[PDB]
RNA sequence: CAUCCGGUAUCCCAAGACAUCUUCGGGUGGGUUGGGAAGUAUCAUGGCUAAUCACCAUGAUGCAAUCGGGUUGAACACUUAAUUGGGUUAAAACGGUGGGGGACGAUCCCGUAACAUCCGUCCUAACGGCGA
RNA sequence: GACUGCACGGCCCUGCCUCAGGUGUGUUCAAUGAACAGUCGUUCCGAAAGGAAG
Numbered sequence: 001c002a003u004c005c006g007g008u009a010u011c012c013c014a015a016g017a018c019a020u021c022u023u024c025g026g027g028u029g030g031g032u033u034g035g036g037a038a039g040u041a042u043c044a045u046g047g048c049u050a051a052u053c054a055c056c057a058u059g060a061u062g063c064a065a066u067c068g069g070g071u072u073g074a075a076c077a078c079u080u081a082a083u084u085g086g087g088u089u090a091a092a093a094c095g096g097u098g099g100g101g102g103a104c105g106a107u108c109c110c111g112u113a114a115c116a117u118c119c120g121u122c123c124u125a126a127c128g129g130c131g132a
Numbered sequence: 133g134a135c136u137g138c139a140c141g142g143c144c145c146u147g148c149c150u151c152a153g154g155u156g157u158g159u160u161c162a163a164u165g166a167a168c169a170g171u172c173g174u175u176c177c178g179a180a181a182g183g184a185a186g
Base pairs, nucleotide, nucleotide: 004069005068006067007066011036012035014033015032018029019028020027021026039063040062041061042060043059046056047055051107052106053105071163072162073161074160075159076158077157078156085145086144087143088142089141093121094120095119096118099110100109101108122129123128133172134171135170136169137168147155148154149153175184176183177182
Other pairs, nucleotide, nucleotide, family: 001138tWW002091tWS002128cSS003165tWS004165cWH008065tWS008166tWH009166tWS013034cWW014032cWW015031cWW016031cWW017029tWW017030cWW022025tWS023025cHS029180cWS030181tWS030182tSS037065tHS038039cHS038064tWS044058cWW045057cWW048054tWW049051tHS065166tWS070164tWW079083tWW081149cSS082154tSS084146cWW092122tWS094130cHS096114tWS097116tWW112114tHS113119cSS117131cWS124126tHS124127tHS125142cWS126142cSS139140cHS139141cHS150152cWW163164cWW167186cHS174185cWW178180tHS
C1' cells in the first nucleotide's frame, strides 16, 4: 500500500577515490563516504487580543534530524473471573466544493448539493476507497 | 507509471473466564518508514559508470 496522525529537517560540510578535462599548474562533474543541521514534545514565561486559541519571544528539560501522539507483533516480569491460535481480505473510482459579510489567523452571520476525516453519484461483506 | 511482496485495519474462526459478551497492564526489541518495500519504466542531476526524485 485502501499503513495512522501533528510538527520539523529534505540542505551544508570535509575528505577521498574515480573520472574526464587539462596551459601539467590544476580545474570540473557526479557519485562513495564519514561529519553536521535544530527542531520537537513538555513547562515556565513574556509579547500580541476585547477575550480565547493560535502564533511570537525567550529560557529549562528529554530526544534529536528526526521529535511527539495512535494501532499492531514478539520477549519477559505483573495483575487478572479469564489475560489464545488460525484464516481471509492488496480493489473503483468519476466529477464538484471551500464564495461573500466583518474585531476574517479561528470564533459570529448569511450562501451553497458542499460541515473539511466537505459535497454528490458510484464501488466493498466489512473497514474503507475517493483524498498529491 | 506498471508488476510485485508484505495485512495496520476490517471481517472470520478457534483458545481460556463468565451466559451472547468480554479477553488488563507494563519495560525493552520490532513493524515505524521523513507520505513501507523490491525491481522496471520515466524524469532530474551527471557528457558517462552512476546517483537523486507520488